[PDB]
Context: bound to proteins that are not shown
RNA sequence: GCGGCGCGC
DNA sequence: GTCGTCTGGCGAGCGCGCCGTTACACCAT
DNA sequence: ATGGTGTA
DNA sequence: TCGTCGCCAGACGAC
Numbered sequence: 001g002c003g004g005c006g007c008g009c
Numbered sequence: 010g011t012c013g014t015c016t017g018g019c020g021a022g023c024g025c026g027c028c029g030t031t032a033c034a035c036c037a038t
Numbered sequence: 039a040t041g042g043t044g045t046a
Numbered sequence: 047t048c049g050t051c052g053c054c055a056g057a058c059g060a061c
Stems, first nucleotide, its partner, number of pairs: 002029008010061002013058009033044006
C1' cells in the first nucleotide's frame, strides 16, 4: 500500500 | 504549439483495530 | 503417512 | 457477478 471485516461519532 | 469546450472515467464521511494475500479434491503401499 | 497432480 | 451518477480533469478543435 490493496482487499475482507468489526467498532465509535 | 497553446489553450478553451467537451465527454468519459472515478469514486463514494472520517477516526481506530484485526487478519490475509497461495481451493481444496481423489487416492493407496 | 504423505505426496502425486489439478485449472472454462 | 453487476444493478449510480454527476461532475471535473485530460483531449481535441480554433488561433